Entry title: GOLLD RNA nanocage (env-38).
An RNA structure (GOLLD RNA nanocage, nucleotides 4 to 560; GOLLD RNA nanocage, nucleotides 403 to 833), in which 904 nucleotides are resolved.
The 2025 paper behind the entry is "Naturally ornate RNA-only complexes revealed by cryo-EM".
Rfam match: Giant, ornate, lake- and Lactobacillales-derived (GOLLD) RNA. For this family Rfam cites "Exceptional structured noncoding RNAs revealed by bacterial metagenome analysis" (Weinberg et al., Nature, 2009). It is annotated as a non-coding RNA gene.
It was solved by cryo-electron microscopy to 3 angstrom.
Keywords: GOLLD, nanocage, ncRNA, RNA.
The reconstruction used 20,375 particles.
Context: one part of a larger RNA
RNA sequence: UGGCCGCCUAUGGUCGUCAAAUAAACUACGAAAGUAGGAUAAAGUGGAAUAGUAAGGUUUAGCUAUUCUGCGGUUUCAUCUUGUAAAGAUGGAGCUUGAGUAGGCAAGUGAGAUAUCAAUUUUUCUUAGUAUGUGAGGGUAACACUUUAGCAGAGGAGAAAAGUUGACUGGGUCUUUGCAGAGAUUCAGUUGAGUUCGGAAGAGCAAUAAGAAUAACUCAUAGAAUUCAAUGCGAGAGGUAGGGAACUAAUCCCUCCCUAUAAUCGCGGUAUUCAAUAUGAUAGUUUACUUAACAUCAAAUUGGGGAAACCCUUUAAGAUAAGAUAGUGUACGGGUGGUGCCGUUAUUAUCCUUUGAUAGAGUGUACCAGCACCUAUCGAUGAAGUAAACUUGGAAUAUGGUGGUAGGGAUACCACAUCGGGUAGUUAAGUAUUCUGUCGUUCAAAAGGCGGCGGAGCUUGUGAUAGACCGCUACCUGAAACCACUGCAAAAC
RNA sequence: AAAAUAAGAAAAAGUGUCUAUC
RNA sequence: GGUGGUAGGGAUACCACAUCGGGUAGUUAAGUAUUCUGUCGUUCAAAAGGCGGCGGAGCUUGUGAUAGACCGCUACCUGAAACCACUGCAAAAC
RNA sequence: AAAAUAAGAAAAAGUGUCUAUCAGUUUUGACCGAAAGGUGUCUACAUAGUAAUGAGUUGUUCAUUGCCACAAACACUCUCAAGGUGAAUGUGAUUCUUUCGAAAGGUUUCUAACACCGCAAGUGUGAAUCUGCUCGGCAGGGUAGAAGAAAAUAAGUAAGAAGAGAGUAGGUUAAAACUCAAAGAGUGGUUCACUUAAAUAACCGACAUUGGUUGUUACAUCUCAAAAGGAUGUGGAAACAAAGGGAAUAGAUAAUCCUUUUAAAGACAACUACAAUAUGGUGUAUUCUCAGCCU
Repeated sequence: UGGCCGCCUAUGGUCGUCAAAUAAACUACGAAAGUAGGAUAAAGUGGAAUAGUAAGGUUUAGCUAUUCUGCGGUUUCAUCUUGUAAAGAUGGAGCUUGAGUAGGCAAGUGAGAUAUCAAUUUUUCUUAGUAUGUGAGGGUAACACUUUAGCAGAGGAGAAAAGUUGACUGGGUCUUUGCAGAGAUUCAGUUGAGUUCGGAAGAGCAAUAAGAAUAACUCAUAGAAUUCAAUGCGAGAGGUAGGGAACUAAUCCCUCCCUAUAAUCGCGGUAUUCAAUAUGAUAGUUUACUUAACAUCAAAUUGGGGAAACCCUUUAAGAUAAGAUAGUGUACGGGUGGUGCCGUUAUUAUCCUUUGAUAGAGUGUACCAGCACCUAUCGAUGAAGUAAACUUGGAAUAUGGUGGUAGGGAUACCACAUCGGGUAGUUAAGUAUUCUGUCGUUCAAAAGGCGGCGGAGCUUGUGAUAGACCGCUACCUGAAACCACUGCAAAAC
Repeated sequence: AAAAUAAGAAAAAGUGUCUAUC
Repeated sequence: GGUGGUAGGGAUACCACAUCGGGUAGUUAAGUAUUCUGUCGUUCAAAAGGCGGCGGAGCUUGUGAUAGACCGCUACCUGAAACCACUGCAAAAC
Repeated sequence: AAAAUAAGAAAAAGUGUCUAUCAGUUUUGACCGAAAGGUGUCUACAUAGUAAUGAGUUGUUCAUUGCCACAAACACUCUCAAGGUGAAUGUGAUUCUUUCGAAAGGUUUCUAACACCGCAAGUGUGAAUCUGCUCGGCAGGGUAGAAGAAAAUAAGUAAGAAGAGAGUAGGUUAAAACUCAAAGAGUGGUUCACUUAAAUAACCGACAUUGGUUGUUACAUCUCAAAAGGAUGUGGAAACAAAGGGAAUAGAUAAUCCUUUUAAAGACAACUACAAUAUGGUGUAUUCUCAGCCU
C1' cells in the first nucleotide's frame, strides 16, 4: 500500500487478496479413561431449574449471573442412491458470538398542526320605503261619484358574513413487570344523512365512510428506508373443526379446559438504494405591496327606438388576480333496465391574461429622431411587476478529530486517543575513620563479625545559596459502558 | 455510603526558566 | 295427552302416589358349660317353686371395629273428609 | 271443644349412604436389636490409591503397563529477593479379641568437698568439666547454653507374635397408599421353610473366661400347733398340671387373658492348684441342650 468494523476525516483493532478468531474434525500413542500436536464455519427467537442483589428479624416482586432444553442457522462424521455426480435421503456429534473513542451526515420514516367539497340553520343587505292596507281635507254631484296629504308596511327571488352536521357507545388483545392514562388493531350494539316502492298514511336496503398535499410548517429518530414463491421464531381478536375434565341410573346440548386454522403485530434473514464542510452556477414555494386602480361578469333597475318574444343607455347589493364557454370522449375510476355522458386527465375550436416580430393611421412628449397608444397578420405564454426571508447545490478550488498559543488576524507549532488520585527521584569524580539501607554468609538465642551493590558527610569541579513555575523518569491505586408511548410503585404479625 | 490500612533495593530522570540575596 | 319430584342451566329419561294424616315394635349369621328373663302347656289347695316347647340378654368365632346424622324397608295400633242460596240477617218464654 | 287410657309371643325387614375417632397390612427412610447357659470386649473390607493382564493362596500376596493425589535429587528460565516450567526416584485401602512389651524428648534437683602446693593450675578421689554476653584491680557475681549424675513421668503407650473373617432372625417410629393367610400346623426355639394336616432344609454370631476345699447371704420343696428349729437342693428353652382376673349388681366360668410350673445363687468371700487332644460315660429330668467333672 490493500480488505473488514453503515458513509467522510483523525486515532485504534483485526486480517493478507476465496483477504476475523475458537471448538468438534484430522494426525500419533493407548484395552478403556485420556495424553501430546492441530486446520477451519455461522442468523437468531422461545421455555425450565438454582445462586446472588433485596434498611433493622422473618415472608414476597423485579433484575444480575451459572446450567438444561424446543425450532431454526452453521460445520463435520457414518450408512445408502448419483460418479457420464460435487447433488439428494436417513442416523449421530460440535458451536449458536468478536470489531472501541471523538466531530459531522436524514427531500428517508413516525407523530402533531394547517386546506377544500356537500347538505342545513340564524342574522344582515339589495329589488323597495316598491306591492298592498288605512285615510283628514278639496273637487264634482243632489243626494252620490273619484281618490290626495299623513300613518303602517311585505312575501318570493338574489347576494354576503358567522355556526352546525359528515358519527357515537361497550368488550378483548398489543406497547418489559404491578396500578392509572394515551395510541394502535379486531369483535358486537345503537342512531339515520342518503336511496328504492307508494298522491298520502306506510314498507324495504335497517348503504359505516366526501377529502388531498407539505425539500422550502413544527417536534422526534444516527444508522435508516424499500423489496422478497419461496425468509426463521414467538404472541394473537372473531368464526369453524377435533378432543378432555366434571354432572348423572344413563345419553345429548349450553357453560369450563386444551389443540389445529390465523385478521393484525414484535424481533431477525436475502436483495437493492442513500449517506463530510465552505465559496458559487442551475432549478423553485410562502409572506407583503402595486390592487379589484384600469377592465370583465351579475338577480334586478332608469331613459329612448321599434313590428310583443329585439336593440341602445343609466344605476346596483356582489363576484373574478387565471381561468371560462362548447365538442371529440384517448387514458384512469363510478352509476343504470339501457343510453346520455357523472368525476379526473389528455386533445380540438373560440374568448380572456402576459409578450415577440412585420406593416398602417392619429395624438402626446417644447421641436426633429426615438418611445408610448390604437388596428391588422404570424408565433410564444397561463396571470404580470416590485421587495424581504427560505430550499436545492454541476464543474473547479480550498478544507475535512478535540483542546491550547502574542494588543488583534492568517500561516505554523505543541499535547491527547474513555477519565482521575497518590508515593519515591531528577550534575560528575575521588575519599583515611565512623554511621546507615538492601542481599548473602557466620553465630543455639541476644549482642556482634566477614563480603557484594548504594546512601549521608568531607574535598575538587559545575560561581554559590533560597523561593516560585514548567517539564521528565520509575512505581502504587480508583471510576465509567444499559429497552420508556406518558405518571406512580414491593408488602405481612 | 466517607478516609486510613500499599507506592522493597539496584538501574532509570532537564546541573531547565524567572525573581531575590551574596 | 293424571299429579308431584331430580342434579350450574335445558332436552331425553327415571322414581313415587291413586282421598289425606298421627303413633308403637323391629331391620348380619353360627355355636354355647352355669345363671337370668318373655310367651304357651303341665304340676302344686294357696304362696314359694319344679318339669317341657319356641325366643331374648351375655360370652366366643366370623362380617375390620365403635359413635353420630340421613335415606329406605317389614309387621301392627288408631284419626279425619264427602251437602240445594237470586242478595243480607235469624229460634224464644217465667 | 284439647291430651292420656291401645300398638301380646313367634315369623317377617337394606350387616345401605355420608362424616368423625381407633386398630391392622404393604412399600421407602431413620433409630435400635442375638431366636441353644452366665460374665467382659466386639460385629469393618473383599486379591487393595485407581483400571487392565498374568501367576499363586492357609486373608486379600507378587510382577508389568497407563492414570490421579502428596513430597522431591537434578536441569532450564528469572538483575538481587520473591517466583515460573519440566522431571529421575519415593509415599498413598483396613475391623476385633488374647498374649508379650520398649526407647527418645520434656519436667524437678545438682556443677561440691578433701589432700600435696605461699598465691596460680598441676596431680589424686568424685557426675561435678567447658563456652557466649555482662559487672569489678584480683579472687569472684549475674544471665543464656553444651556435656554429665539422681528420681518421678512418658506407659501398660509404640512395635512383635497367635486366633477370628462375626450387626443375624427380627423390633420400634415417621410419611403415603390400602383393608384380613393381617390366619393355622409344627419345633427346644425362630423363619423369606410348610397348608387343613403332618414331615422337609436353613438359622440360633467371633475371641477370652467360668478348677478344687471351706464359709456366708437369698430362694424352692418337705417337716415342725404357733414361735424357736431340722433335712435335701439351685444353668437355659418347652409340655402335662395348678392358681387368679372378666358378664347377669349377689353366685358361677365352656371359651378367652395374665401368672405359676421353669429352685432366677451353677451367685458372693477367703485359702490354694493346673493341661497335648478326640471318642465314650456322667451332669440329666416328662422331652431337648450348654458349662463343669471322669476316662